[PDB]
Context: bound to proteins that are not shown
RNA sequence: GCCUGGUGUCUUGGGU
DNA sequence: ATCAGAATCCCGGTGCCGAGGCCGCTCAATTGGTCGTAGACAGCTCTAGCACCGCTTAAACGCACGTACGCGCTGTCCCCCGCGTTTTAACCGCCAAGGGGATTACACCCAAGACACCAGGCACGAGA
DNA sequence: TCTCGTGCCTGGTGTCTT
DNA sequence: TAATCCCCTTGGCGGTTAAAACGCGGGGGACAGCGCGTACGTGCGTTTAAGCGGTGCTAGAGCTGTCTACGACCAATTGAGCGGCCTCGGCACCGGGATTCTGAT
Numbered sequence: 001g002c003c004u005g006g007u008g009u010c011u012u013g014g015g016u
Numbered sequence: 017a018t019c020a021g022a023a024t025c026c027c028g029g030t031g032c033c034g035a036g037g038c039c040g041c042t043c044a045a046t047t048g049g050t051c052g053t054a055g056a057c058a059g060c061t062c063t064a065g066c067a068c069c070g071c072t073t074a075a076a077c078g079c080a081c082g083t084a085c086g087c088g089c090t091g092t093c094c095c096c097c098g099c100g101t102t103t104t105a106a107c108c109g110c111c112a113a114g115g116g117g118a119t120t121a122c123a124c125c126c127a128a129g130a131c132a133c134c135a136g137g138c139a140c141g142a143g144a
Numbered sequence: 145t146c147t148c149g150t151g152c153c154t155g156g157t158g159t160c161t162t
Numbered sequence: 163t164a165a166t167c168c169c170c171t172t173g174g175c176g177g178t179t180a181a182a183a184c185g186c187g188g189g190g191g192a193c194a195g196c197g198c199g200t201a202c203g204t205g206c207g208t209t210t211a212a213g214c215g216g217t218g219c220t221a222g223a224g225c226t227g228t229c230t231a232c233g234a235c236c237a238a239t240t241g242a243g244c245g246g247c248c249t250c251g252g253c254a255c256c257g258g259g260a261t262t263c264t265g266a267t
Stems, first nucleotide, its partner, number of pairs: 008131003012127005017267090112172002115169001119165002133156012
């Protein structure tokens, strides 16, 4: 004294 | 006799393939050594193979003779040879449809609701 | 003080038959 | 969980060629007859050898101890005999060409 990362794969229930 | 022409023989040719060379193994021939009785052999005995003959007789040999199957011939009639004509045993290339496989299955959006197991080893605590 | 048992942590590895 | 098309199988028919089945006609070979005839059954008498029964009768087989050497059998050894590999010229067939059967002539 600037940069600044929060998941996934499913399943189920819904909207038009 | 005799010619034309089928049928076969026979001569390079090449190809291909198995006969034959060849070569590195290993297991039976070998080599040597040790029991043993089978047989090569000596010899005993009695049978039978051999030779011979006399007697008996049935069996062979020669011939008389007809004769009748064997055979040469004949005519005949038929049915295999063979050559031709398909033709089917034997042996390689296409339509059946039935099988048996995956891939296809609107778009976008919201939100709530979840998560490795078993075995072995080490450390700590409790009890004796 | 030593030994045994139990618990926890870490590492390695699938299978009754529907 | 269900329908589709397109792709990879078990039958289901399709094409060389070459030995294989018809075919006719006939021709030469198989079959009945013909006629003889000359080899061959059959008898009959005649001759013969075989067969049978004894008899001597002796090689010699038939048969019995015995001793051996050759053979049965056992460890080394080993190289010949054997399984695998590899080469070439020996025949198998092919076209040339020549020849030789064969029959019509």